Source information: Solved structure of RNA, 20 nucleotides shown. It comes from the structure "NMR structure of RNA duplex". The structure was determined by solution NMR and released in 2008. The work is reported in "Bulged adenosine influence on the RNA duplex conformation in solution" (Popenda et al., Biochemistry, 2008). The entry is an ensemble of 10 models.

[PDB]
């Protein structure tokens, strides 16, 4: 830095 | 899609 789950929002 | 958080894996 990416992935990949989770829940918020545009 | 992006964006923020929390897990893990590179």
């Nucleotide at each position: 830095g990416c992935a990949g789950a989770g829940a918020g929002c545009g | 899609c992006g964006c923020u958080c929390u897990c893990u894996g590179c």